Shown are 339 nucleotides from a PDB entry: RNA (CrPV 5'-UTR IRES) from Cricket paralysis virus. Among the 42 different proteins in the entry, which are not shown, are uS12, uS10 and uS5. Released in 2020, the model rests on electron microscopy data to a resolution of 3.36 angstrom. The reconstruction used 23,444 particles. It comes from the structure "Structure of the Cricket Paralysis Virus 5-UTR IRES (CrPV 5-UTR-IRES) bound to the small ribosomal subunit in the closed state (Class 2)". Keywords: CrPV 5'-UTR IRES, Internal ribosome entry site, RIBOSOME.
RNA sequence: UUCGAUACCAAGAGCUGGUGUCUGAGGGAUUACGACUCGCGUGGUCGGACAGCACAUGUUAGUCAUGUAUUAUGGUGUUUCCCAACACGUAUCUUUGCUCUAGUAUUGAACUUUAGUGAUGAGUGUACUUGGCAUGUACACCUGAUUAGUUAGCCCUUGUGGAUACGCCACUGCCGCUCAGGUACAGUAGGACAUACCCCAAAUAUUGGGUUUUUUUUUUAGAGAAGAAAAUUAGUGGCGAAACGUACGGUUUAUGUCAAAGGAGAAGGUGAUUUUAAUUGCACCUGAAGCAACCCUAGGUCUUCCCUUUGAUGUGAGCUAAUAAGGAGUAACCGAUUC
Numbered sequence: 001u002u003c004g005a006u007a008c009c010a011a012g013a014g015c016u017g018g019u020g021u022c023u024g025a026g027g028g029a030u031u032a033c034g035a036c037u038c039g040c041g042u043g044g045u046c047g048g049a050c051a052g053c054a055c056a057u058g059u060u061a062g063u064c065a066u067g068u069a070u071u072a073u074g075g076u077g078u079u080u081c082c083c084a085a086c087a088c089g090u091a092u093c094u095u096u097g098c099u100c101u102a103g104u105a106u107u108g109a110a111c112u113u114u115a116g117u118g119a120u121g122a123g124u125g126u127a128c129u130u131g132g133c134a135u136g137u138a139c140a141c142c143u144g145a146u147u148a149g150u151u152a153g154c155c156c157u158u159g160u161g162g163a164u165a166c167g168c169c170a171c172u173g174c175c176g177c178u179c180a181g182g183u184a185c186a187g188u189a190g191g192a193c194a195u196a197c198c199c200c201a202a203a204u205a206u207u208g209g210g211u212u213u214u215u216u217u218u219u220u221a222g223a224g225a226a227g228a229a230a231a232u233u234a235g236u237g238g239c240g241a242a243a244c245g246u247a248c249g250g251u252u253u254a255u256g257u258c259a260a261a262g263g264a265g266a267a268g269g270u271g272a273u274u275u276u277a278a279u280u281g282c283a284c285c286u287g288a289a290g291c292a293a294c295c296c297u298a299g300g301u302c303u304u305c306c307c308u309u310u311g312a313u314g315u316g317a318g319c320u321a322a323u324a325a326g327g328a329g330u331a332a333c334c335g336a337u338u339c
Stems, first nucleotide, its partner, number of pairs: 001110001003108001005106002014098002017094002022089001026083003034045001036043001124140005165216001174191002198210004237334002244326001249320010291300001
């Protein structure tokens, strides 16, 4: 806060889809027609294009074909059946929709912009890369700042030396060569030198140290390859019992002894008795002698001889171990050989 897009409705359309007129552009069949066969009737095979047509009949072209009605090798009209506009033809009748052009309410964007552009340089802790607590190169954000110039104008911007190795140069320095000079030294071009052909050190010492760049190269250096391993198997008979012999254990059944609980219980036995039809029904006694000591209590309110049941241990017997094992891979039987 302006300007153009976006949900909405209307004003008809256009679109689109549905409905369906009509024609056959076409597409079929056999019944036209053809052909090929004959048993002379057909039977096959073309299946609408491939037959025919009468100068009938549309359109006309080479004007020259011709010996000018003529016929070109017009080459397409005529018409016998059937399905047919995905031939999106379009008559009529519609259009859940679609865009259309946009009426005026919602709602973001433009004239929008925020130094951050440019270069120089400061700062810095971390991570490991081809590298050995080296190095040396580059990643990284808690920040704390400035940092000159040009939308990004200029520069050496990048890798540097030292630890290994390799190759090649040539710092300082050596020898020549010229130059300065009457006793060889200042100043010049030239050959050799890095495992320095240089430098220092050094007498009972003659072997110890010190240095130039340029390339790549690899992480160290006196070590790693030359010794303790891989493999091999037979000339290993086949098949195969019994007699006799038999273990630790596992569970069932007696058995002895051993731990708690109960003498209400649990529960077995009757001719000790009497009347009785049906239902359901049982009411009587069984063991027994001391208790460690006081008080209570119940006349034994009492718990041991053992009746009786549960839990363990040991023996006997059964089933099982077991087809044990062993005897034994022994004996017996068979094995080479003749096709």